[PDB]
RNA sequence: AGCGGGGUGGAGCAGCCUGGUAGCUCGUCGGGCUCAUAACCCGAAGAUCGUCGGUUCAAAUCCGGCCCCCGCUACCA
Numbered sequence: 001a002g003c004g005g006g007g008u009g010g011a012g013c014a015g016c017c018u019g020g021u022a023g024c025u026c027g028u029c030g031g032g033c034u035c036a037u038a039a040c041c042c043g044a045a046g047a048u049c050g051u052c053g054g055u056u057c058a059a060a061u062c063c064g065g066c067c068c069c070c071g072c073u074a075c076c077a
Stems, first nucleotide, its partner, number of pairs: 001073005007067001010026004020057001028044005052064003
Other pairs, nucleotide, nucleotide, family: 008014tWH008022tWS009010cHS010046cHS019056tWS020058cWS021022cWS023047tWH027045cWW034036tHS050067cWS051066cWW052065cWW055059tWH056058tHS059061tWS
């Protein structure tokens, strides 16, 4: 330098083709149950969505250039 891929709570995926909550497992904190601990049950905090625009009444993803990242290849000073 060329080609391809995606950026989603603290972690890992749904969420776009078929647009209507930002949803699912683990994690942190609090409460239940027990004489008590483990197992089990419940609730809460935590991503305003990674920037603009096009679509839509409505999407992030349907699309577009930007932010950087990941993989492959080219690359004989």
Source information:
The RNA (tRNA-MET) from Pyrococcus abyssi GE5 has 77 modelled nucleotides. Kazan et al. published it in Nucleic Acids Res. in 2022: "Role of aIF5B in archaeal translation initiation". The sample was in a buffer at pH 6.7. It holds a match to the Rfam family "tRNA". Its Rfam clan is "tRNA clan". Rfam's curators write: Transfer RNA (tRNA) molecules are approximately 80 nucleotides in length. Their secondary structure includes four short double-helical elements and three loops (D, anti-codon, and T loops). Further hydrogen bonds mediate the characteristic L-shaped molecular structure. tRNAs have two regions of fundamental functional importance: the anti-codon, which is responsible for specific mRNA codon recognition, and the 3' end, to which the tRNAs corresponding amino acid is attached (by aminoacyl-tRNA synthetases). tRNAs cope with the degeneracy of the genetic code in two manners: having more than one tRNA (with a specific anti-codon) for a particular amino acid; and 'wobble' base-pairing, i.e. permitting non-standard base-pairing at the 3rd anti-codon position. A reference for the family is Lowe and Eddy (1997), "tRNAscan-SE: a program for improved detection of transfer RNA genes in genomic sequence", Nucleic Acids Res. Rfam 15.1 lists 5,335,975 matches to the family in 14,413 species. The family's RNA type in Rfam is transfer RNA. The source organism's lineage runs through Archaea, Methanobacteriati, Thermococcaceae, Pyrococcus and Pyrococcus abyssi. Released in 2022, the model rests on cryo-EM data to a resolution of 2.6 angstroms. The PDB entry is titled "Cryo-EM structure of a Pyrococcus abyssi 30S bound to Met-initiator tRNA, mRNA and aIF1A".